[PDB]
Context: one part of a larger RNA, bound to proteins that are not shown
Molecule: 18S ribosomal RNA, nucleotides 1 to 1245
Organism: Plasmodium falciparum 3D7
RNA sequence: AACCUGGUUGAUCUUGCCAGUAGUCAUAUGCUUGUCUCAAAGAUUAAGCCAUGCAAGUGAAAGUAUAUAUAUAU
RNA sequence: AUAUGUAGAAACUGCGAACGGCUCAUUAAAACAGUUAUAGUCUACUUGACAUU
RNA sequence: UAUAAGGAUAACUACGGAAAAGCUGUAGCUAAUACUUGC
RNA sequence: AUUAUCCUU
RNA sequence: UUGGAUAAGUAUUUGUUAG
RNA sequence: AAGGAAUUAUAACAAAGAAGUAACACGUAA
RNA sequence: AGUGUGUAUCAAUCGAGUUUCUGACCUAUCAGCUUUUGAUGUUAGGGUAUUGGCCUAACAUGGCUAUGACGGGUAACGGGGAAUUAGAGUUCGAUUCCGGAGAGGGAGCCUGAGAAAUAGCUACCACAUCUAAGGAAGGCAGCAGGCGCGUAAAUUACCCAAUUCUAAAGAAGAGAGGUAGUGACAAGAAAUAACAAUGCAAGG
RNA sequence: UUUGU
RNA sequence: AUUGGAAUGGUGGGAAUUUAAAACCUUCCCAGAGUAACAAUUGGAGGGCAAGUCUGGUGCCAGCAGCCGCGGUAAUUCCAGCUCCAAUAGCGUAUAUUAAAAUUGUUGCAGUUAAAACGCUCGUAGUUGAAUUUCAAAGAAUC
RNA sequence: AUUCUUUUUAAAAUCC
RNA sequence: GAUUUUGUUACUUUGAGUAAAUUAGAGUGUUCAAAGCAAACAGUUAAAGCAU
RNA sequence: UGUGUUUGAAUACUAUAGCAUGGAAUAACAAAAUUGAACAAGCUAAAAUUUUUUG
RNA sequence: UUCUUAUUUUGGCUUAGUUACGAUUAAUAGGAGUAGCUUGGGGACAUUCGUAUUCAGAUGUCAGAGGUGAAAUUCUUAGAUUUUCUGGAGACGAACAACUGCGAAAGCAUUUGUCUAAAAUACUUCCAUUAAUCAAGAACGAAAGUUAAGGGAGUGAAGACGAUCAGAUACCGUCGUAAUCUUAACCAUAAACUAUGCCGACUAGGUGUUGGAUGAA
RNA sequence: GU
RNA sequence: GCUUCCUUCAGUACCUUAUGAGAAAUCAAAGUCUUUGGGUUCUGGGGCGAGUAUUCGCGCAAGCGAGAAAGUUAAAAGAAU
Numbered sequence: 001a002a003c004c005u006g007g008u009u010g011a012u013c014u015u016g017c018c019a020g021u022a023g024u025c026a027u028a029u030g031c032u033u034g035u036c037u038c039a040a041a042g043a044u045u046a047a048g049c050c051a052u053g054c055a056a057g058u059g060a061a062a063g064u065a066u067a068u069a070u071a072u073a074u
Numbered sequence: 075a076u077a078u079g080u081a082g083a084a085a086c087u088g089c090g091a092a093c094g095g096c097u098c099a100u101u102a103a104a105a106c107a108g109u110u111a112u113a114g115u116c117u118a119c120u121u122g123a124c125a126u127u
Numbered sequence: 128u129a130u131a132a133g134g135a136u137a138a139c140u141a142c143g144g145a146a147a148a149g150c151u152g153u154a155g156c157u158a159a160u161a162c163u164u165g166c
Numbered sequence: 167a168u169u170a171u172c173c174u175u
Numbered sequence: 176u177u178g179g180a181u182a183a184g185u186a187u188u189u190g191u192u193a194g
Numbered sequence: 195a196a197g198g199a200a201u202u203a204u205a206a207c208a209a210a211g212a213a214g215u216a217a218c219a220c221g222u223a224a
Numbered sequence: 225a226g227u228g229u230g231u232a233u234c235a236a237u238c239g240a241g242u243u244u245c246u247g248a249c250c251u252a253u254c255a256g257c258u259u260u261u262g263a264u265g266u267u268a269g270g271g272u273a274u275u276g277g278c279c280u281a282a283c284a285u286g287g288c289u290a291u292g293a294c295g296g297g298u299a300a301c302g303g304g305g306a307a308u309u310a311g312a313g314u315u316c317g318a319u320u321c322c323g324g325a326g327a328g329g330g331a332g333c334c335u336g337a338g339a340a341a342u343a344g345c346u347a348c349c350a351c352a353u354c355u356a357a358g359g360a361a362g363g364c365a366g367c368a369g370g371c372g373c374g375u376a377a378a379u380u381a382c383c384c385a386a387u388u389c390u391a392a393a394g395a396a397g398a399g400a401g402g403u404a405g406u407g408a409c410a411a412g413a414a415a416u417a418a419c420a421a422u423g424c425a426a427g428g
Numbered sequence: 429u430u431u432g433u
Numbered sequence: 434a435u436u437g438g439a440a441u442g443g444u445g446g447g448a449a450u451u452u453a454a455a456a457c458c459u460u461c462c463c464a465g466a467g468u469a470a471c472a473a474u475u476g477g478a479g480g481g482c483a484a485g486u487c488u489g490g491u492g493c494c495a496g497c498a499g500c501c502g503c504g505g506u507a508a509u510u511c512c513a514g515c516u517c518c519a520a521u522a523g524c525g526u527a528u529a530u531u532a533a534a535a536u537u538g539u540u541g542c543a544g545u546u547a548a549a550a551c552g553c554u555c556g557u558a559g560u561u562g563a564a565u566u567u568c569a570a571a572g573a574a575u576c
Numbered sequence: 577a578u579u580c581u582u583u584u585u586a587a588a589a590u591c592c
Numbered sequence: 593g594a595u596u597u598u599g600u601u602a603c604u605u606u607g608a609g610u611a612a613a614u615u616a617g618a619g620u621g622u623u624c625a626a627a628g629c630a631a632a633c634a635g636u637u638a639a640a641g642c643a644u
Numbered sequence: 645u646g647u648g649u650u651u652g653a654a655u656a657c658u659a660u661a662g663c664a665u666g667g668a669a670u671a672a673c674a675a676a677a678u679u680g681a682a683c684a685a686g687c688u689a690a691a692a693u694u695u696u697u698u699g
Numbered sequence: 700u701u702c703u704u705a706u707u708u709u710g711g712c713u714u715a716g717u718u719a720c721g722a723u724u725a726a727u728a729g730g731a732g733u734a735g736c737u738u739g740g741g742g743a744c745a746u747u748c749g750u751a752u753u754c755a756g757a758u759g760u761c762a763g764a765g766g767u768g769a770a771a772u773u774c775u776u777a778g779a780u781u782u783u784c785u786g787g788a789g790a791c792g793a794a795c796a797a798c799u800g801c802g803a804a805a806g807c808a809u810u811u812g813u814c815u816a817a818a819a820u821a822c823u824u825c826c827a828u829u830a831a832u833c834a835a836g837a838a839c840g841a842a843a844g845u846u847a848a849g850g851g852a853g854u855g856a857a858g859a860c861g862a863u864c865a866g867a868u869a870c871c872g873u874c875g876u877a878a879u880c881u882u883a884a885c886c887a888u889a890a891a892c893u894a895u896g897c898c899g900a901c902u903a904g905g906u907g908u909u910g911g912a913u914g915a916a
Numbered sequence: 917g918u
Numbered sequence: 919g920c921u922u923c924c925u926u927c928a929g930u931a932c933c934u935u936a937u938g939a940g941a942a943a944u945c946a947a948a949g950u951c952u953u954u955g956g957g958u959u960c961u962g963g964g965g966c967g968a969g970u971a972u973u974c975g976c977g978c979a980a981g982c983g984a985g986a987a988a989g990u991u992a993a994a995a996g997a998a999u
Stems, first nucleotide, its partner, number of pairs: 004020004010999001012997003021532004026528006035413003041406001042373001048371003052368003057089002063086002068081006087392001096326003106247003111242002115240002120236004128217001132163002139155002142152003168183004173179001187210007195202001216229001218228003249297003256288003263285008301323003305316004328349002331346003351362001353360002379404001381403003387400001388398003419437003424432003442471001444464006474520005479501002485515001487514004496503002535954001542962003545943002550959001552839001554837002559832003563724002569584004574579001587598002599673004603667002606664002615656002619629002631650003641647002679721002681718003685714001688711001690709003694705001728829001729826003732822003737818002741815005748792002752788006763774002800807002844885006853879002858874004896958003900950002903934010914923005938945002964991003973984004
Other pairs, nucleotide, nucleotide, family: 006480cSS008015tWH008994cWH009011tHS011998cWW014547tWS015548tHS015994tWW016993tHS017992tWS020482tHS032408tWH032522tWS037626tWS038410tWW039409tHS040407tHS044376tWS045373cWS045374cWS045377tHH046372tSS047097cHS051369tHS051380tWW054399tHS056090tWS058391tSS059063cWH059086cWH061220cSS062227tWS063159cSS064158cSS065083tHS067082tHS074076cWW084138cSS085137cSS086159tWS088391tWS092336tHS092338cWS095327cWW099325tWS101104cSS102298tWH104248tWH106302tSS108661tWS109244cWW110243cWW113197tWS114242tWS115273cSS117238cWS118238tHS119237cWS124232cWS125214tSS126213tWW126214tWS127213tWH129165tWS129166cWS134161cWW135159tWH136158tWH137157tWH138156tWW145147tHS146356tHS160229tWS164217tWH172179cWW173178cWW175177tWW184185cHS184211tWS185212tWH186211tHS194203tWS222225cWW252293tWH253972cWW254294cWW255289tWS255292tHS256293tSS259263cHS262265cWH262283tWH263286tWS264286cSS266277cWH277282tWH304317tHS304612cWS304613tWS311541cWH312539cWS312540cWS321611cWS326365tSS330347cWH334341tWH335339tWH336338tHS341344tHS342345tHS350363cWW355358tWS364367cHS364368cWH366399cSS367399cSS368380cSS374376tHS374377tHS378405cWS382453tWS383385cHS384400tWH385402tWS386401tWS403454tWS403455tWS408522tWS412625cSS413624cWS416473cWH418438cWW422434cWW423433cWW427429cWS439467tHH441466tWH450458cWS452454tHS452455tHS473521tWS477484tWS481499cWH482499tWW483518cSS491494cWS491508tWH493505cSS495504tHS495508tWW498501tHS502510tWS537963tWH538963tWH543549tWS548962cSS553803cSS553838cWW556835tHS557834tWH558833tHS573580tWW575578cWW605665cWW608662cWW617654tHS622626tWH628630cSS629652tSS630651tWW634639cWS635638cHS638639cWH644645cWW659660cHS677722tWS686713cWW687712cWW689710cWW694706cWW695704cWW698702tWS725827tWS726828tWH728827tHS735819cWW739816cWW740799cWW746810cWW747809cWW750790cWW751789cWW758782cWW759781cWW761762cHS761778tWS761779tHS762775tWS762778tHS763779tSS766771tHS767769tHS769862cWS770861cWS771861cSS771872tWS797808tWW802805tHS804839tWS819910tSS820911tSS840887tWS840891cWS841888tWH843886tWS844979cWS845978cWS855877tHS856876tWW857875tHS862870cWH863867tWS864866tHS867869cHS885978cHS886980tWS895948cWH902947tWW913924cWW918920cWW935946tWH940942tHS940943tHS941996tSS944948tWS947949cHS964993tWS967968cHS967988tHS968987tHH969970cHS969985tWS970986tWH971985tHS977979tHS977980tHS
């Protein structure tokens, strides 16, 4: 970085595909893992089923107070 | 016992709960996007005006 | 009534029912910017 | 409650 | 300035008009 | 008065006509 | 003299419902569809917040289509966007924001300015809880968490301090949201040494 | 009398 | 290669701080590295493709191998050791997708013989369609 | 040395 | 003697209207970077700026 | 006599469709003869101006 | 608070005249036309001829004739084959006949007549873009095959024999059904091949050849 | 060329 | 009056030539193509499975036209030495 290479043959030049190569805010998984920052996370299949707990309440001047409590001159 | 109050459980009343959060099943001119119209309409809170037997 | 109009109800009190639920019956009162008239 | 309007002007 | 005189429905709906 | 175009805003006349216009509560200018 | 609450109408604002034009993947081993059951249009009405076959009555026979109608498929919510890119392209977009839809599947409805609302109600279907058997009660595709399914995905934690919303609006709430826990999904920086003297090798 | 060891 | 002194994190503790509280980061103070055991892995070493005709075992078996291939006694390819290579706190594998692919081609493919000109002509939609209508002169500034 | 900038040149309605 | 318009469209040129996030990109030493939208400047302890 | 000061959070993109816009080239379309105009004068029907019957 | 009217300039109808009054070429595009003691195996229908083959009849003669690598199957004293003549039948159309002609392709070859079309050439003829290619759609489309009539010589998928061979259901031989031919319908396929779509422009020398036209000997 |  | 030569148009072949093309055989088009765009139609995308299965249209039938997938495979194929 506007790139190719191995494979048909005794050997050759083609077509042609297979394979290789690199990326993936693309998922899973294997091995491994000393720091720090950053932070996706039950979408894929079952908008399948749910125990439990929480997730929307609200009165400081300003609707209604003999539930009640308190304090000042008496 | 007089006047002020300070608060105040419960309850009636008022407002909100139609926002937010989640998911992507449905959906192929449908939804959505850009672009219009509403001279075819509704509109709480909030703001400005401001009223009739 | 206009120096300001009306009933009717919660909370509460008493008697209760149901194994149970954010279930509620009856009786008695009281308010309000609840409901309703009206200068 | 009250307001608005016509004319002498 | 001023005295008398005249009138009284917000939306919404209907009819006849001006615009 | 306007819109691009009005059966527009608005105005007059003749009929209806809702709902309202505070019987409500606390206190800011030195 | 002020404020709160409430009130008719107009206007503004926060929005919403309809609406114009244009834009979509594969398939013709889908070629004719729609029209009694509204299909296309006219007239009158009803209904709606309003226009409209939205619905009703009468009438007419229209409307769309090889520029692909009508069907079928989608392991299809759409877009802003993402990956890969020399330029063209190809593939992806459940997922921060916007719009749509849904709250097990349908349907219906009350209140309300705003819902055909679902941590609102009513009924049916499928599940499913308690019951003393008479009857009651339910909707995690909210936050955690559990079972199941799977190749495949975290704590039944803390807090309203920030952002912001609701209220009778400082003072209360908020699994909205934030904070931490799990977390090699990705992304960035960056340890596992450095240095002096001989011996040895190479070189003046 | 210069580099690696 | 040997010595042998510096330097510094990782780590433990206290603190400042941060924070709703706490934790993390940062900062300061004590200890705290020689086999700095405070010990880096993953996958390969025939070609593609960087790195072994090194040493044992197996002997067409076991196995490896994306493809071509290796393995029947000398195996550069299996199973191991040593060494080397690659990337590196990361490295393999599977599936999907993009480039590679000018192997979907508008840019930009091919059709005599590799796949591919309809048997031939007419023909609608589509695509594409001869020429022709108003031409020049003059003036300043970079070279 | 060239390149670059500017004006008009038929007809119909407008301005004496 | 002079004053000024003379088919439609495609196409092309300029604008308008363009949500942010993302993208390109300007500025900015988050210790660098990924980032973020911040920040920068004199001040062992006060000069200056302006205010009457 | 006290009050800090200077800032930045730009620009570009946001279809192909729609709105406005300069345009000479290139493309279409339109208008163009078994005929179709324009001008002048005269003629006919309405508009504008003025005068005006007449309580 | 109320009823005429008319005058003069102009926007529109009709009526003489005046404008520079008003129509681009004619494509080595296309179509049409006209002309030639033009061309051609283009097509259709009718018609004519030719030998060969075969059948029948006749004819003369007598042992073989066919066929093959060799044979055999087969025909043959009732006369095969062979010679000559006559009549009939069906198919075919040699030599000429070509790296020639025509046709969209498949294809098209005896004569003559009629009908029909095409192409090139020549044109100072006409029109004036009418064109190119084309999904769908349509016409034609060898051979084989199918249907129905006719025809039926030769050849001959099937089949039957005789050979060969290890076998031979094949190649070879004898025979032979369908088919081949005509008419009327289907079928729509071929190595339907220059394995090369059609239209247009340009790029090079020569040898020919087919059909016209030009000029000269 | 005839 | 008659035959040949010249030019030209339209067919139709052949030979040579390419600082034209192509993998080459070869090609006057199969050229004017990485210096890639005159117009237009059809067809192809490794091999086998397979022009098979299924379905539809056509056909009297034979069949024709349209026409897959699973699976399998590292070659198949072209030209030339």